An RNA structure (16S rRNA) from Mycolicibacterium smegmatis MC2 155, in which 1506 nucleotides are resolved. Rfam match: Bacterial small subunit ribosomal RNA. The family has 99 seed sequences and 42,628 matches in Rfam 15.1. Its family is annotated with ribosome and structural constituent of ribosome in the Gene Ontology. Clan: SSU clan. On this family, see Yusupov et al., Science 2001: "Crystal structure of the ribosome at 5.5 A resolution". It was solved by cryo-EM to 4.7 angstroms. The depositors describe the entry as "Cryo-EM map of 30S ribosomal subunit in complex with MetAP1c of Mycobacterium smegmatis". Among the 19 different proteins in the entry, which are not shown, are Small ribosomal subunit protein uS4, Methionine aminopeptidase and Small ribosomal subunit protein uS5. Banerjee et al. published it in J.Mol.Biol. in 2025: "Mycobacterial Methionine Aminopeptidase Type 1c Moonlights as an Anti-association Factor on the 30S Ribosomal Subunit".
Context: bound to proteins that are not shown
RNA sequence: UGGAGAGUUUGAUCCUGGCUCAGGACGAACGCUGGCGGCGUGCUUAACACAUGCAAGUCGAACGGAAAGGCCCUUUCGGGGGUACUCGAGUGGCGAACGGGUGAGUAACACGUGGGUGAUCUGCCCUGCACUUUGGGAUAAGCCUGGGAAACUGGGUCUAAUACCGAAUACACCCUGCUGGUCGCAUGGCCUGGUAGGGGAAAGCUUUUGCGGUGUGGGAUGGGCCCGCGGCCUAUCAGCUUGUUGGUGGGGUGAUGGCCUACCAAGGCGACGACGGGUAGCCGGCCUGAGAGGGUGACCGGCCACACUGGGACUGAGAUACGGCCCAGACUCCUACGGGAGGCAGCAGUGGGGAAUAUUGCACAAUGGGCGCAAGCCUGAUGCAGCGACGCCGCGUGAGGGAUGACGGCCUUCGGGUUGUAAACCUCUUUCAGCACAGACGAAGCGCAAGUGACGGUAUGUGCAGAAGAAGGACCGGCCAACUACGUGCCAGCAGCCGCGGUAAUACGUAGGGUCCGAGCGUUGUCCGGAAUUACUGGGCGUAAAGAGCUCGUAGGUGGUUUGUCGCGUUGUUCGUGAAAACUCACAGCUUAACUGUGGGCGUGCGGGCGAUACGGGCAGACUAGAGUACUGCAGGGGAGACUGGAAUUCCUGGUGUAGCGGUGGAAUGCGCAGAUAUCAGGAGGAACACCGGUGGCGAAGGCGGGUCUCUGGGCAGUAACUGACGCUGAGGAGCGAAAGCGUGGGGAGCGAACAGGAUUAGAUACCCUGGUAGUCCACGCCGUAAACGGUGGGUACUAGGUGUGGGUUUCCU
RNA sequence: UGGGAUCCGUGCCGUAGCUAACGCAUUAAGUACCCCGCCUGGGGAGUACGGCCGCAAGGCUAAAACUCAAAGGAAUUGACGGGGGCCCGCACAAGCGGCGGAGCAUGUGGAUUAAUUCGAUGCAACGCGAAGAACCUUACCUGGGUUUGACAUGCACAGGACGCCGGCAGAGAUGUCGGUUCCCUUGUGGCCUGUGUGCAGGUGGUGCAUGGCUGUCGUCAGCUCGUGUCGUGAGAUGUUGGGUUAAGUCCCGCAACGAGCGCAACCCUUGUCUCAUGUUGCCAGCACGUUAUGGUGGGGACUCGUGAGAGACUGCCGGGGUCAACUCGGAGGAAGGUGGGGAUGACGUCAAGUCAUCAUGCCCCUUAUGUCCAGGGCUUCACACAUGCUACAAUGGCCGGUACAAAGGGCUGCGAUGCCGUGAGGUGGAGCGAAUCCUUUCAAAGCCGGUCUCAGUUCGGAUCGGGGUCUGCAACUCGACCCCGUGAAGUCGGAGUCGCUAGUAAUCGCAGAUCAGCAACGCUGCGGUGAAUACGUUCCCGGGCCUUGUACACACCGCCCGUCACGUCAUGAAAGUCGGUAACACCCGAAGCCGGUGGCCUAACCCUUGUGGAGGGAGCCGUCGAAGGUGGGAUCGGCGAUUGGGACGAAGUCGUAACAAGGUAGCCGUACCGGAAGGUGCGGCUGGAUCA
Repeated sequence: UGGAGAGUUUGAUCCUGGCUCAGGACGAACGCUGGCGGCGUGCUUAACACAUGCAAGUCGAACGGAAAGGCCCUUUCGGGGGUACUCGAGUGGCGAACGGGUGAGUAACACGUGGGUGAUCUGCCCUGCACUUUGGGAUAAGCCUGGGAAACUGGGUCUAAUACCGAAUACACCCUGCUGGUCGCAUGGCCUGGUAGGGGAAAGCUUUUGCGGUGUGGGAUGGGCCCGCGGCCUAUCAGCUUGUUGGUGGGGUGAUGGCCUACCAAGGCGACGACGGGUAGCCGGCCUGAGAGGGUGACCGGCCACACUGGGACUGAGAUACGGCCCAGACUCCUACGGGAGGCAGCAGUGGGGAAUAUUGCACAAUGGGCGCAAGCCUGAUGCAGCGACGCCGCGUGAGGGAUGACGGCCUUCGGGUUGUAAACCUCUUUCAGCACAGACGAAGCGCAAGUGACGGUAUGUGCAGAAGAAGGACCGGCCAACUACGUGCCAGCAGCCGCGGUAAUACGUAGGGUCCGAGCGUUGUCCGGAAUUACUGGGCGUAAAGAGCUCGUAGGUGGUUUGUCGCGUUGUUCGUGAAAACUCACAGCUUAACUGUGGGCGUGCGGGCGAUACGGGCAGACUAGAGUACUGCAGGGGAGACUGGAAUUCCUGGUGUAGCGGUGGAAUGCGCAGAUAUCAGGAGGAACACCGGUGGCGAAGGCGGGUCUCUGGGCAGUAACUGACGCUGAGGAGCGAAAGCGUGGGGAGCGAACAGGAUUAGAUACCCUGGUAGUCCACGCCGUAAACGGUGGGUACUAGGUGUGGGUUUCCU
Repeated sequence: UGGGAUCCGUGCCGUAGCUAACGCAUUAAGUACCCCGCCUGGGGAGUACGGCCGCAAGGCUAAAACUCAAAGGAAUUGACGGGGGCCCGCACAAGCGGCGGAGCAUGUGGAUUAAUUCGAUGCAACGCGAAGAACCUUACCUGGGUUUGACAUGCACAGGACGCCGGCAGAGAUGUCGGUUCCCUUGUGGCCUGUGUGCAGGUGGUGCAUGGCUGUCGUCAGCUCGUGUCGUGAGAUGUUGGGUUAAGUCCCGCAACGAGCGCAACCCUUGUCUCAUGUUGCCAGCACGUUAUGGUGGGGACUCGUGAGAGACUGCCGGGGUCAACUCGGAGGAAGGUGGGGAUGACGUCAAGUCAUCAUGCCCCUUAUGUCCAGGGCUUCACACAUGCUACAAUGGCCGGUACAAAGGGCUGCGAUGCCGUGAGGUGGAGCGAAUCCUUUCAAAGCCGGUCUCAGUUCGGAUCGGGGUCUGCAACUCGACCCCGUGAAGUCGGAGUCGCUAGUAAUCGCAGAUCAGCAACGCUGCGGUGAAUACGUUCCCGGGCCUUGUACACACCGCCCGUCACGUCAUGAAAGUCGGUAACACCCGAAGCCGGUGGCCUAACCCUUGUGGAGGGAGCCGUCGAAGGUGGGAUCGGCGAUUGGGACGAAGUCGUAACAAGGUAGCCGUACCGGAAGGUGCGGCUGGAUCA
C1' cells in the first nucleotide's frame, strides 16, 4: 500500500435466509433542456439485398507500332507522309496473394507464453565469384475475310523483342558409385570432402545519373512443420476406433509424417473424461473488485478464419486468390427465348432489421505502398473535413456597489417573514461570440524546375462595441440534503423498498419555498462489488438449507518411526524471455485541461544453465507403537437350519345344565331357548411365546427374545508368540436391508383391510356393535422405499469431574 | 467375600470450551487431520420429459415456466384443558324458613293508546330512576294562544311608561282597557307596550365523544415501581420454594435488595368500667304529690345524657412449630386469641348505566322539535315474569283484660284532655322549636280467660255497592278512609328455586323520609320475641396462587365438505393431419483429377521425303465424384376433432376431519375404500398434553 451501509419475517427478541436500494461503468438508447471550443468515438439486429460512383495499377530505358495530340516539311487543305517528342491500342515485364472488410465458421497447436524442424522454402533489398555463347520457331498488334441475338466468335497474312523454342561452356551446383577425415540427436551432421560417372544458363534497351541478364556461394527478412504449457459448458453425451495404430516397401510432397498407396501385424483412444450435444474466433487489454475474484474481446493493436452457397483447378517465390477462373445449385438481370450476364462481411450511400449508428465529401500537402533509371504515374490507405451533447475535456452566459429589501408572489401567526443584496438603479472592462485587418507551422518534403497545403485564410494574432447575444434539469415520508400552504379524500394519483390518498397529504396534485446538478438533467438496458449471495482467500450440514437405511471396497485421495540415495514436486540463483501502446512512475509539450510524445518501472510468465536436500515424493531399505495373526477365557435374544411344548383361543365330540348370552353411554344389529352362556372332559386348528422382559446384553442397520440339538457370526479381556506400515476414507460398484403390496402353492384358529347390517347423527360412508374376503403365517420369489434419527458419516490423536451400569481381568482389606 | 486399578460396553448430571439459544458437554456439536456424501431464499417440485431398473407396482436419476419479499429456527409474555395441586366461599354435605299453588299490590316485557313519557334488559332491568301521574308532574297527544318568543343577553329606537290593583270575554294561555305612572338628573339611565337585531329557547338526539359518577369482579391480595443481578432477548428475579395465614400476614432459606399502593392499621360505634354530670331527665338516700305517672321540692348516689379516659394487645402461662412465624389449650379478662359492628375499593375488570341529574363535542328547529294553558294518558290489560302483604289457621280466628321498647318525628306540624261520634272524620288547642308537651306516664308478639273446633272456617281477605268523612278547586280514570255488607281463590304450592352459621334463620310491633290527598303490602331503620344445622371439599359452582397444555399474538371462538346437474386456460390425445436435420440402402452421377486407348489432328525435335517417327492434344474408356433420383427409417418439429386429465372463475347440488386432547393422537412404506376431508388393514418414529 488496501475491504463501511441500510431497509426488508414478530406482541415483541436473537439467529438464519432471500428480496431491494445506497457506488463505479458503458460502442448505448428514451424524455426534457441545450451556448461555445480542444479532444476522441458512432450499424452491437439482417455474414440481410444492394441502385449507383470511386477503391492497384505502372513501364516507349523491352518490343512491333502510330491511335490521338507534337514537330517539320508539305499541298488542293485532300491531306500526305515521315515524326519517336508523345502515346492509344497490342506483345511483353512487374504489381496486383499485400494494402482495406467481416467475426459467419471454428472447442481447433486457433491464439498466447518457450523451444525444436538433423524434416524446410524465400521474387523483391545487401554481398562474393564465375558466365552471358550460339542457332531457330511462332504470334498479338497490323491488316483482310467469316459466323453469332448478344455474349462474343472463325479463317488468311504479317509483327519485334529483356518473347519463346535448338544447342553450347558452368562445375561455382545437383544426382549416383566408392571412399578418407570429423561431430554426433539414432536416423545422421560437417570438410562448396575427395574420387569417378552423369547432368544443369543467360539479354536486351539505352546514352545514360546508365539501366540491365545467368549460375552459385552467402546475408537479410519473410516464412512452412512439430512439440512443452495456459486458457467453455453438458453423461438427462461412456464407449469409440480399420487407413485407426505400428512396421515394411514404394507413390507424393519443400522437407517428416496412413500424407497416400500394396502387404504385414492389431493395435490406439478414454472416467486424469474419449466419442457425442450445445456453445464460442482468440490474445496484448479493458472494466469491477481492497484483494482475490469476476465480466468483455468496443476502438486502438497481434494472429486466424471467411469474401451468393457448395465442389474443382490454376499460376506464380508465394492463392478461402474479396474488385482470378471453371463446375453444381440458388437468386437476380438481359435475352433474336437459341441463350447469355451478374455478387459492397472495401469507401459513400440506398432499401430491411432494429429504439438506435452518420457524407453517394476534400487532397494524395505529410506517411505508407506498387510500376517506372527517373520525371512522373496509381492508393475511398492515409491526411482532413462533414454528419451524432455519442462521449470526455475546457470556456461563457457577466461583474461590483446598490434597502432597511422598493414591485410582487407565497406562506403567514395577520406581527412579520421566503423571494431578498434578490431588485430597480450607479459604475467596470468586455472574454467568447460579431464586425473589419494580417494570417501559417506542418515542408531541411518532393521536383531540378523555379515551382510545391485538402487541410485552411480556419486558428492564429491586430482594433472595434455594450452587459451587452447565451440556462435549464431532477428531488423535497424515511432511507435520503430538500416543507409549508392550497387542492383531490381510497378518487386523482405517487412509490427503488417500507409504502402515502375514505377533507385538513411536507408522500398524492398544485403553488411557492428549499436541496442538488448544470448544457446538461433525469429514465430505461447491462456488468462488477456491496453479497461472506459458492465461503481458496472467505460457509455451513442435531432444532434454521444440508450425513444416502447400513455395510465393504475398485478408482482416487490419503499417511506411523528410522538409515542412505535421487532433487521430480519445492525453493535459491544466472541468463534468454514476456511487441508498442497497455498501466503506472518520472519528464516535456498540446493556451489549461482533455491529448500526445519521452524514458522507466512494468510486462507478475515461460524456458535454459547452475544450487539447495528441511519437507513431500521416488529408490534401496530397516523397526514395531499403527494394523493384522495366535494363545487362553469372557456375554449371548447374532443369525440360520431341524425337533418339541402346552397355556390359550376358536371349532368340533360326549355330558350336566339352564332363557339367557354377548352387544353399548344405552340401544339394535348377532345367536340361543333344539340347549346357546356356562361347567367338566375330550378332540381339531392356527398363531405367538406372558412372567424373566431391563440403560441389560447382543447385532452394520433394518432387528433378537418358550425349550432342545447342529452349523455359524462378531466383539472384549491378559503374553508379544509372530507378521513388519499390510492404515483410513472411500466416488463408481456391490449386496443386505421395516412394513405393505404383487408372482407362484399351501395354510386361516383368530384378527382383519376391502366389503356386509345395525347405532349417534341432517347425513355414516366414521368413531360403537353385530361378521368376514385378500392380507396377516409358511416356501420360493419380487421391490427398496419408513420419522430405515445420537435427527450428530467413517476413522484417528488431546480436554475437570462425579455418578449409576454390562464383560473382563488383575492389585489392595478380611 | 471386603476394597483398588485397568480395558472394553452402556446412562445421567456436570469442567473447560462450543452453540442463536435450545443444548453438547472424554460416548461432543470442545480441540485436529484425511477421506466420502449434501445445500445455496420459499412454493411451483423429488414435479415434466428422457433415461434406468419393475410380471405388476414404484422408486432412482430430475429441471424448467411461473410465485413471493418471504420462508424459517431458538427463546419471552400472554388467552386457551373435559390439567393438576394448594386451597378457601349457608358453594355443596346438613337443619330451618320458604318461593313457584291463590287472592291482592308495584315495576318490567308484550298490546292498545293521544300518551299508555324515556331509558335501563341476567350478573350490572323489572317493589327501577319513579322517597309519590285528577291539574301539576309531561317529557306524549288533541286544541287553542306567545311569538325576540314562556325565558334571557347585546345594539338601538321611540319613551314616561312599563308595571301593578280590577272588570270582562275566553277551556286557559291570551287579549281588552278601567285606575297609578315613573325613580335618576339631564346625559339620559333601569324598564318594558313593543319593532326587531343577533339570540334565546328544545325531557330533539348520539353514554359509539364524553367528563363525572355509579354498579361488576372484590376488599381480590394482588398490583406494580426504584436498586441490583441474569442475557445479544422478547424478558426474568425480588413477586419463587417451605412453614403460616384472611392476606404480597409473617419467619426460614431464596440474588435478590428493597418501595409503595392494597392487606391489618389509623375513623367511628357498641360492648365493660372510671372520672364529670343533675336538667326537661331517673329517684335508691329524703319529703310533698294524693292520683298522674319523678309528677313536684330537693336528691349525684345509680343509670340515663354524653365530654374525657380506661379497658383485647395471646395482656400472662403452657404446648408444638426452625426456637420462626403461626397454631392449640389454659389462665387474668366484660370482651381471647383481628372483642364486635360498621367505616377501609391498590392495579385494574366488564364501551354495563347515566347527553332524561348536570355540562359536554357534533348534528337538527330558531319561528319550531320553542313556548303557556285546556283535557287526557302516563294508573290503559286478553297476558308472561319479578318482587312483596294476606292467607290458606286452632302455634291460630273472634272477644276481653296483664306488662314491657328505643329511635325518633313535631311551628302553621305533633297537636293531646273533653266530646259528637259504631268509625272515619269535625271541633279543639294545651304543653309544645320541645329528656319538659304530643307522639300516649310510649307497643306488639307474649301472659291469661272464654269462644271458635281443623272447616273455604269468626281463616283469609279479595270483590264491589250504598251513604258519607276528610284532604284536595274537584276524588269516575282520578286518594284514602269510615258504618255495614261482601266471604272468592288459597285447605300450605308442581317442575324447579332461593335465603340463612347467632341474635342468625323466623315472628311481631313502632318510627322516619318523598307525603295538602295517598297507590307504600314499598324503602330506611328502630325495638321486641327469638331457630336449627354446619362431619368436610369428595362431589355442584366460583374465586386466588405454582406449574403445565397454545399451532394465538387474532389467542386453538382460529378450521369448519368435493361428488352430482356450471363455465374456463394449457396439456394430453386417436380410426385421423402435416412436417424438417442426419444417415443408410440402392440408381444415376457434373466439373475436376487420375490412369489407359488414343483406327482424328498437331509448326520448332529427329531423321529425312513422309502420311514418317518422336511427343502432345482432341476424342473415347473406367474409379472417385458435388448434386440429384427410389425405400426404409433414425433425429428434430407440429397440428390435431371428440375426449381426458393438470391448472383457473366460481355457482347451483349436497353433506364433516384435524390441530388444548379435537365426536378416530399425529407423522411413516404399502394396501383397500368412501362425494371428499375422511374410514379401515399392516408396520416404525417424537419433532406431542393432562399423571397411574